An RNA structure (18S ribosomal RNA, nucleotides 954 to 1753) from Tetrahymena thermophila, in which 800 nucleotides are resolved.
Crystallisation conditions: 0.1 M MOPS-KOH PH 7.7, 0.1 M AMMONIUM SULPHATE, 7.5% PEG 8K, 1MM PUTRESCINE.
Weisser et al. published it in Nat. Struct. Mol. Biol. in 2013: "The crystal structure of the eukaryotic 40S ribosomal subunit in complex with eIF1 and eIF1A".
The PDB entry is titled "THE CRYSTAL STRUCTURE OF THE EUKARYOTIC 40S RIBOSOMAL SUBUNIT IN COMPLEX WITH EIF1 AND EIF1A".
Rfam match: Eukaryotic small subunit ribosomal RNA. The literature on the family includes a 2001 paper in Science by Yusupov et al., "Crystal structure of the ribosome at 5.5 A resolution". Rfam links the family to the GO terms ribosome and structural constituent of ribosome.
The organism belongs to Tetrahymena, within Eukaryota.
Context: one part of a larger RNA, bound to proteins that are not shown
RNA sequence: GAAAGUUAGGGGAUCAAAGACGAUCAGAUACCGUCGUAGUCUUAACUAUAAACUAUACCGACUCGGGAUCGGCUGGAAUAAAUGUCCAGUCGGCACCGUAUGAGAAAUCAAAGUCUUUGGGUUCUGGGGGAAGUAUGGUACGCAAGUCUGAAACUUAAAGGAAUUGACGGAACAGCACACCAGAAGUGGAACCUGCGGCUUAAUUUGACUCAACACGGGGAAACUCACGAGCGCAAGACAGAGAAGGGAUUGACAGAUUGAGAGCUCUUUCUUGAUUCUUUGGGUGGUGGUGCAUGGCCGUUCUUAGUUGGUGGAGUGAUUUGUCUGGUUAAUUCCGUUAACGAACGAGACCUUAACCUGCUAACUAGUCUGCUUGUAAAUAACAGGUUGUACUUCUUAGAGGGACUAUUGUGCAAUAAGCCAAUGGAAGUUUAAGGCAAUAACAGGUCUGUGAUGCCCCUAGACGUGCUCGGCCGCACGCGCGUUACAAUGACUGGCGCAAAAAGUAUUUCCUGUCCUGGGAAGGUACGGGUAAUCUUAUUAAUACCAGUCGUGUUAGGGAUAGUUCUUUGGAAUUGUGGAUCUUGAACGAGGAAUUUCUAGUAAGUGCAAGUCAUCAGCUUGCGUUGAUUAUGUCCCUGCCGUUUGUACACACCGCCCGUCGCUUGUAGUAACGAAUGGUCUGGUGAACCUUCUGGACUGCGACAGCAAUGUUGCGGAAAAAUAAGUAAACCCUACCAUUUGGAACAACAAGAAGUCGUAACAAGGUAUCUGUAGGUGAACCUGCAGAUGGAUCAUUA
Numbered sequence: 001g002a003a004a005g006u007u008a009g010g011g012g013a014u015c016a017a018a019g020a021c022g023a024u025c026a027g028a029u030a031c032c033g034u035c036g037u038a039g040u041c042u043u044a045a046c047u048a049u050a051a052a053c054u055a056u057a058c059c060g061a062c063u064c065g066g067g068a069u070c071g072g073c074u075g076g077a078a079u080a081a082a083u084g085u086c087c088a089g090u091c092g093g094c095a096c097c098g099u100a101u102g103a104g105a106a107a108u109c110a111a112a113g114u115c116u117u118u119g120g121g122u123u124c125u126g127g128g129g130g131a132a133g134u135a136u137g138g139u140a141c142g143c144a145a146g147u148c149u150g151a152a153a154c155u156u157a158a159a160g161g162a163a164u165u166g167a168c169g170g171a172a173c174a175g176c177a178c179a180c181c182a183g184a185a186g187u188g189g190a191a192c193c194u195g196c197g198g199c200u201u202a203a204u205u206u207g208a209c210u211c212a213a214c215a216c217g218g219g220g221a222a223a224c225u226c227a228c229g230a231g232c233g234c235a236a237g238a239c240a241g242a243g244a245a246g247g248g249a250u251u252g253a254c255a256g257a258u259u260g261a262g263a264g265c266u267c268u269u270u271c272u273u274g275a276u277u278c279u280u281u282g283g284g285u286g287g288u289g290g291u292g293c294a295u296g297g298c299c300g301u302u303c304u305u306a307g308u309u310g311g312u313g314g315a316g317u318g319a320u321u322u323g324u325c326u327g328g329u330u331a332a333u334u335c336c337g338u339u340a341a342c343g344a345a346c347g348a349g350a351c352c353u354u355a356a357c358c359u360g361c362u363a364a365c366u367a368g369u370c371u372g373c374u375u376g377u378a379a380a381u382a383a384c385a386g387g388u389u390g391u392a393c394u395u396c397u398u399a400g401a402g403g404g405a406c407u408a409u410u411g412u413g414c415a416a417u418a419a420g421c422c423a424a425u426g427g428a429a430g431u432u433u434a435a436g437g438c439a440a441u442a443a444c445a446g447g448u449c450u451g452u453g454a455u456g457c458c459c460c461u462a463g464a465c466g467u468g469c470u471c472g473g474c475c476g477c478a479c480g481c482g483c484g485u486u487a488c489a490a491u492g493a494c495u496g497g498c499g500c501a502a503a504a505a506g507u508a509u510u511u512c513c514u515g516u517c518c519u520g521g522g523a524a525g526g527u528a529c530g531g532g533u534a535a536u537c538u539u540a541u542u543a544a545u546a547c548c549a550g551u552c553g554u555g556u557u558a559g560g561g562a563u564a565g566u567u568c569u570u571u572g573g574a575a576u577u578g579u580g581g582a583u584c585u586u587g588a589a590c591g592a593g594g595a596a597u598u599u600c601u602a603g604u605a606a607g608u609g610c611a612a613g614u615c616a617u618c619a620g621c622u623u624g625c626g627u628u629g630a631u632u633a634u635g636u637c638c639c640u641g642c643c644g645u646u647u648g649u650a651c652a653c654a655c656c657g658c659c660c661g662u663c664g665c666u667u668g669u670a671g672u673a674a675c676g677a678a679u680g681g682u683c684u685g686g687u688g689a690a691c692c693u694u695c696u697g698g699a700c701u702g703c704g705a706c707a708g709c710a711a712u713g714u715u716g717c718g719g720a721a722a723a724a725u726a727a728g729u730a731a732a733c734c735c736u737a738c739c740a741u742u743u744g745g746a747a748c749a750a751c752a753a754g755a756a757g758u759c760g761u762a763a764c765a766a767g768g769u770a771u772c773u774g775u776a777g778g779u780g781a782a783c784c785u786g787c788a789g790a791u792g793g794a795u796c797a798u799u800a
Stems, first nucleotide, its partner, number of pairs: 005046006015039001019035004053792001057122003061114002064098003069093009102109002128156003137149002140147002165652002167649003171646003175642003179636002183600005190486003194482004198477002206217002228472007239282002242279003249276001252271002255268003286460002289458003295454001297448003300444003307346003311342002313322003325337001327336002351437005357403002361400004367394003370390001372388006406430001408425004413421002488593001492552006505538002512532005517526003559590001564585002567582003606628008655767001657764001660760002663757001665754004671748002675744008685734003690729002693726001696723001700719004705714003770791009
Other pairs, nucleotide, nucleotide, family: 001048tWS001052cWS002049tWH002788cSS003774tSS004047tWS004775tSS004786cSS005144cWS006143cWS012013cHS012039tHS014040cWW016038tHS017037tWH018036tHS025027tHS046143cHS047145tWS051772tHS051790cSS054056tHS056112cWH063111tWW067095cWW068094cWW078084cWW079082cWW099110tWH104106tHS104107tHS105161tSS105317cWS106162tSS108112tWS111113tHS128158tWS131153tHS132152tHH133134cHS133150tWS134151tWH135150tHS142144tHS142145tHS153670cSS154668tSS155752tSS166649tWW166654tWS168765tWS171766tHS174643cWW177637tWH178181cWH178182cWW179639cWS180638cWS182632cSS188595tHS189487cWW189590tSS192620tWS193483cWW195214cSS198478tHS201203tHS202229cSS203472tSS204473tSS205219tWH208213cSS212301cWS215620cHS220614cHS222616tWH226473tWW226474cWW232261tWS232263tSS235464tHS237283cWS237462tWS238283tHS241280cWW245275tWS246274tSS248273cWW249277tSS250273cWW251272cWW254269tHS258265cHS259261tHS259263tHS260470cSS264269tWW285461tWH287465cSS291449tHS292296cWH294449tWH294455tWW303441tWW306347tWS307440tWS311323tHS313340tWS316319tHS323342cHS326337tHS328418tWS328419tSS329334cWW330332tHS332348cSS358360cHS360401cWW366535tHS368396cWS369393cWW369395cWS370389cWH371389cWW378380tHS378382tHS394396cHS397535cWS404428tWS404429tWS405427tWS426430tWH427429tHS449455tWS460465cSS489492cSS489559tSS490554tWH498546tWW500544tWH501626cSS502610tWS502625cSS504611tSS520522tHS523568tWS523581cSS531537cSS532534cSS543609cSS544608cSS544627tWS552558tHS560589tHS561588tHS562587tHS563586cWW566583cWW570579cWH571575tWH571616cSS572574tHS601632tWW603604cHS603629tWS604630tWH605629tHS614619tWH636638cHS637639cHS648765cSS650763tWS658763cWW659762cWS661781cSS662758cWW664755cWW670749tWS673746tHS674745tHS683736cWW684735cWW688731tHS689730tHS692727cWW694725cWW695724cWW697722tHS698721tHS699720tHS704715cWW759780tWS760781tWS761762cHS765768cWH798800cWS
């Protein structure tokens, strides 16, 4: 020794944990708002902790350069002569900017240098990650919170550091697109048509689900197609081995039954037929059967966006980087310029096709014009129409050559005068002229075994998943979702009239376009006359909006026609479950369309018809073709989306990512602890075996003296067992208090790893309230809030 916190008094304005409320929210006990206590301030005391951070120990040397700064000093200079300026030194501070042939994993570092060429002096700290700053012990602290000291078991293959490239971001910037700008036509509402899905079904074959499935599989299916369904037939079951067959393998078929069926399928019935082979055992064909996550090929999509590489030089130990860029400019990594890069390759461009210009060229009877003849109507060298015509002609029409456009000319227009943009003029044409074709690197287990006699593997193989035939089915309807046709009318509907297209097609001869002609009221039929494999014929016409008359008169009206019932016709063996077309009827919804949402900038949208594909018949589809012709924008990144650049990442099967805690699961498998036990070791206080010694004792014994034999007595002096005695050595057993090594144990009770349990979403991006540290309070959970702090930050940066 910040803050927070604690104790005892003060103080109390601001804020303000807790708390009370509002709001927000699915929930908010949060972010936001109104309040508000402790706190914040203060005396005395405690507490000792922070990202207490340069995350960088202290004393000492030595190694680069440069300005500036704060404090001293030393000279010098100017002035308005000073506590002020300026200049040059220097000592010490805080730093900064270059740079290192010094260091480092790098970020970076003038120390983080003088390190394997390893030693100037000295304290401290670390040894994979968790467990855990947890357990436990502290005669270490604290009133408390807590601080200090501080484990192991257990579990685990990584955790971690810098940096690169992606991907991502509820960060910053910059592009581009009908993305928006300004508009238009609308879908979504209605009927119907046609796809999906559901639902029925014997079967409703099937592929394909965000752009990148769903009028897509040329997928308009009556048979066929055809995979689906019900019932029937064939073998096109090769080839090899075995048996059978010529004295018969096998085929066929009248007829009666049979059958849906003149399927000889079956059965009865025999006659034919003459190896074309039959039964087994193997096995091939064949398969619109499976598998696009086995594959080729092709095709969608990112994306028509502008991207993507390598060589040689430069930078990194390296992944990698520069090239490939600040900035202009373009539709374009198109160019200009910048330039540690120089040159190149792919992609873009170039290119190619169609459309637009030629009174100039080359030509045309399979185009037209004119000239001269004629014909008709007319007074007709009038007019309008035919028919002819030519050493004729090129405007119209074919279409070959070659022109043409290059953004040309001009511009004290904008451009740093460079690329380029802009305008006016000319021009057939100036949006890369217009509209297209082609489409790098990489992907996406996108789509396709059902386009393929491209296939791997799997499956079916004779009542076959092979090849046929008959009838259904794919069109089945309560509904959901897509393309679309038609309308809701007066800018209209209807009745007449009207010499306006373009582009496509077309006969293996009667079949394909079809022109006349005739019949029918009509759709349509004749077959009477004909042309064309086509610049000759259909036709250079036959379209429809439009225009001119007239009806109708703002009402489910003739707007609108769905749906229905008779008739007629056409294509087809077959039309019933209406193939199309015709005539009368019948006339619904719809009175301009909720939330949503598509496409589109000029002959464009929109309306309007026509062809081609399909096709015997069937366009509400597709692919094209013209006709009539607009409103509004030629700008910008505001919304949407995509590509970038800066940036941050704990992400990389890459934000539909990663990830935290409570509860819970699974494997391993602990730990603490009241109280016990074992074994050692001391400790307190007792009881105390045995024995060395000691004091006694004196069985027994020795010697000697006396004797009166002898035995045996009686004394004197010695040795000596038992027994006892005092003090000591002290085993063992108890009682007290501990230490050590193990161990039983009531009661508590973890941790690491994993993942498809639960509640929410704390953290990684400004994780959506920037995190994080200390502390304190709240609280299902992460966490939230107060105060002070750190960028490890999302800021190395603005006095005028």